Context: bound to proteins that are not shown
RNA sequence: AAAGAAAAC
DNA sequence: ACAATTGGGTTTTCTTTTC
DNA sequence: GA
DNA sequence: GAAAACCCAATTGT
Numbered sequence: 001a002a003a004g005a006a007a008a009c
Numbered sequence: 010a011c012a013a014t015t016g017g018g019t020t021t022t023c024t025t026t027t028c
Numbered sequence: 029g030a
Numbered sequence: 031g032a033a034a035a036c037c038c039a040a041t042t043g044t
Stems, first nucleotide, its partner, number of pairs: 004023001006021004010044007027030002
C1' cells in the first nucleotide's frame, strides 16, 4: 500500500 | 463532448495478502 | 505446477 | 473453467 472483517458517533 | 470516477463525514482495531 |  | 454483482446519475482527466 491493497484486500477480509469488526466497533463508535 | 467521451469514457472513467465516484458515491454525506469522522475515529479506532485485528490477522492476512496464490491455491 | 498451474 | 458457469457464485455475481446486479445498480445509475453528478464530477473529472482527456

Released in 2025, the model rests on cryo-EM data to a resolution of 2.74 angstrom. This is an experimental structure of RNA, together with DNA, with 44 nucleotides shown. The reconstruction used 43,172 particles. The entry is indexed under Mitochondrial RNA Polymerase, Transcription Initiation complex, TRANSCRIPTION, POLRMT, TRANSCRIPTION-DNA-RNA complex. The entry also models magnesium ions.